This is an experimental structure of RNA (16S rRNA, nucleotides 2 to 920), with 919 nucleotides shown. The structure was determined by electron microscopy at 2.2 A resolution and released in 2024. The 2024 paper behind the entry is "RAPP-containing arrest peptides induce translational stalling by short circuiting the ribosomal peptidyltransferase activity".
[PDB]
Context: one part of a larger RNA
RNA sequence: AAUUGAAGAGUUUGAUCAUGGCUCAGAUUGAACGCUGGCGGCAGGCCUAACACAUGCAAGUCGAACGGUAACAGGAAGAAGCUUGCUUCUUUGCUGACGAGUGGCGGACGGGUGAGUAAUGUCUGGGAAACUGCCUGAUGGAGGGGGAUAACUACUGGAAACGGUAGCUAAUACCGCAUAACGUCGCAAGACCAAAGAGGGGGACCUUCGGGCCUCUUGCCAUCGGAUGUGCCCAGAUGGGAUUAGCUAGUAGGUGGGGUAACGGCUCACCUAGGCGACGAUCCCUAGCUGGUCUGAGAGGAUGACCAGCCACACUGGAACUGAGACACGGUCCAGACUCCUACGGGAGGCAGCAGUGGGGAAUAUUGCACAAUGGGCGCAAGCCUGAUGCAGCCAUGCCGCGUGUAUGAAGAAGGCCUUCGGGUUGUAAAGUACUUUCAGCGGGGAGGAAGGGAGUAAAGUUAAUACCUUUGCUCAUUGACGUUACCCGCAGAAGAAGCACCGGCUAACUCCGUGCCAGCAGCCGCGGUAAUACGGAGGGUGCAAGCGUUAAUCGGAAUUACUGGGCGUAAAGCGCACGCAGGCGGUUUGUUAAGUCAGAUGUGAAAUCCCCGGGCUCAACCUGGGAACUGCAUCUGAUACUGGCAAGCUUGAGUCUCGUAGAGGGGGGUAGAAUUCCAGGUGUAGCGGUGAAAUGCGUAGAGAUCUGGAGGAAUACCGGUGGCGAAGGCGGCCCCCUGGACGAAGACUGACGCUCAGGUGCGAAAGCGUGGGGAGCAAACAGGAUUAGAUACCCUGGUAGUCCACGCCGUAAACGAUGUCGACUUGGAGGUUGUGCCCUUGAGGCGUGGCUUCCGGAGCUAACGCGUUAAGUCGACCGCCUGGGGAGUACGGCCGCAAGGUUAAAACUCAAAUGAAU
Repeated sequence: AAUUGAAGAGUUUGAUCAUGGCUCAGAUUGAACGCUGGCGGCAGGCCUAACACAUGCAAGUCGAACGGUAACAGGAAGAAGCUUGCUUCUUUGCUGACGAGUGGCGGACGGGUGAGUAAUGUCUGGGAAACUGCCUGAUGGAGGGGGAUAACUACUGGAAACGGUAGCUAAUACCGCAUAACGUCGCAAGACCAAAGAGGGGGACCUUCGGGCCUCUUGCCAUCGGAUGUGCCCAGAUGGGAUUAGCUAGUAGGUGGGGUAACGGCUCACCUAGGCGACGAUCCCUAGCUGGUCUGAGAGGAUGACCAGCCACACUGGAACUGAGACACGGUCCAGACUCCUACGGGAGGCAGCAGUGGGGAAUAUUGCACAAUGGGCGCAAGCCUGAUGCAGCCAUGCCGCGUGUAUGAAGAAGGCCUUCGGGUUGUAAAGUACUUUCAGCGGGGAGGAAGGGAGUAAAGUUAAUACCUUUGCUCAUUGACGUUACCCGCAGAAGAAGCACCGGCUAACUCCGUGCCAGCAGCCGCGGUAAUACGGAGGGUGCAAGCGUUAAUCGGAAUUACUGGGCGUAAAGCGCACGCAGGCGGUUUGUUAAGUCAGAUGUGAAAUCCCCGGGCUCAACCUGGGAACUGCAUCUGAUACUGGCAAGCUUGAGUCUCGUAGAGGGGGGUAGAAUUCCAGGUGUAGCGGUGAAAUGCGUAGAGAUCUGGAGGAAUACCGGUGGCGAAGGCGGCCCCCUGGACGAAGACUGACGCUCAGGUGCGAAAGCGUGGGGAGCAAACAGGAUUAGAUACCCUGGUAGUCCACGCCGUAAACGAUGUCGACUUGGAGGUUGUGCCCUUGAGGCGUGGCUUCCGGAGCUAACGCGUUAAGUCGACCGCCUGGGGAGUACGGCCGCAAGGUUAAAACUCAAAUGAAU
């Protein structure tokens, strides 16, 4: 010594800036297809059918547990043939050695697959209530018996698989007993539980002459262990969906009984009525998890082929047995579907082991060799087993590598093509002529991966023993699967070895010819309508190369979900307005705590991979050493500024009281004047009304006009004002009653009581709806008249709901400032309105200080327009909302509604735009 890390481009427009999508340049893959194709090394290769599956093999081993011999070979032991030395014929477990059998240990490992599993798993941390073969330690025990039972025969059932009965035999098989605690039970006293023998030699001693007997080794048993493995509990983390909001009765806890190796509703009886859930229960969908991998400047995003850890499964469903360990891939039992055998009674089987076969698919490999190594099983050892594994084939699958010649050359050989018709251009490349031969091609030395074992010996302990295994030396001959190994050595002829895209822009590279919106091309914008650098061909050119495109897929670019790192006046986006629970956030002082935070330490975070610092193979890829890192977690000890908790305060936030003020604030009741209409009369006479002009309509049944009287409903001229009040919606004559808020003035009081607010609740224009009233004027609908090409309109004459009232519902508006609420801060100017203080108030003055509000404008901000102390400036708290246009605020589902509908709210599909502001 161990983060050297961050690019943009095209496409909306006449042009611009912005907004915003689409597209592209990069990297990557277990990839496939089309055209091509000479050769090597290290890793890789059914992603779909957890589809159906022939054949071989994948787990056996022990003869130092124990009977016993189908052998196999000797020996033994006679026999025959005469080969008078053996040919052979027959017996004997007798000794190596071994079928089948008992027994032990192993078939729970190793290998496969990823179906299930969203948390029973996995990852990180911790824990207590456990067991644990084998390995390996320590300390005490292993006595003497018994009764069986395979094999074995003898009969016997079955087509087979597979049995049945009878009799015999062995044990390191099994069972009492003795022996028994440092154990188990227990308050103690007590009680009870164990075993198994083997071989390889060999003297004394020595026999029933089979060996007893001794020595060593190898096993057995008990308790306490250790290590290892496994089981189990807790916390945090580990997908999507609320158009899934409730879920749960062994459910939640308790008590006792039972159960497990062990804790525990693990199980059962009773008791209590809990437990889980908006920090997302339950339900649905998808999914093996991790180390890591790909991408990224990082934060992230995506992913979990190969390699290692963990889990789960083993034809489908279920179950246990055996065992230290399984509810067992190549065990058992049952059921199912399937395949096979069958004598029809009944049997057999499970490739998601290694190879291997067929179907699906765009698509994925050969029935190879060896235990030489490493690791595993059994073995006293050898040794045996071992498709783990070490290593071998096919396929451009990737990655790290090599060739298809080299030199030198003019008359520009050679040549198509273009043509300025002159000549360019295909061109130091090539022919020609100089030369190393890799690879393809032939012969040869041809390590290292090996330490171990074996058999001789030499000492050495142990011991009775110069025996015998050993212990440790030494020596002698031994073995490498691959292998025609690396490897290194010497040998011939240019020979056998070049494609693919691309050339309108982005993006490297242009001419001709044909074609004529045809035929075609296209990643995006786009090319083609008779003079196509865009189609097709040709020539030339460009980029890549034994590959090259193309398609698929991930991240990037994309600050285009913005944590890092975005927006919401008008581009998409502020809920119509409030109140307010949960939540988030919280003025100021002191003390305290030490949870967040910080510091240090300790433990832990597997290895690999990626980095660093090195090494090894030749170089690399690849292999490897030691660091670094794992940014996390827990504990302990500190620190105490900040945040949090606790205690006591404080008054500046917030609130209360007092006195006033202005106000279309609200609810209820009353009343006035003007006007319209209608009704009844009087006067009066031919028109009125209406329009652009008309007509419909009204009128001699006397309209219109004018006067009088009456009825009734609705609305309040002037005042009146970018005036006021209200959360918003909204609120307008005058009077009264009930009632809400705001502001000012000094002063007193409380002591952070605050801000914001998902869900929730309330209010909420007009239209509309329900019931009951009312109905002057106005007026959807409707009718008639016009206009007009038509005129389901605009205009005219009428005119019904409705507009009005009461009570209820609806819940929406360009409900707008298209601008959420709260707080702080930051140059000015002119007004309006409403308070209040001071001053010769000395006349609709002057100087201050509050609240609300209109217009202008500075800095700043903004794409611009504009905003500008009432911010769209500068900040903080919280909420709502946006993510291209369309499809669609639509469908479906839910909730709400009497309905109308509201609200919540997609997808397919489609386009390369749509959009804002300004020129």

It comes from the structure "E. coli ApdP-stalled ribosomal complex". Keywords: Stalling, nascent chain, translation arrest, regulation, RIBOSOME. The reconstruction used 205,838 particles. An Rfam search finds the family "Bacterial small subunit ribosomal RNA" in it. The literature on the family includes a 2001 paper in Science by Yusupov et al., "Crystal structure of the ribosome at 5.5 A resolution". Clan: SSU clan.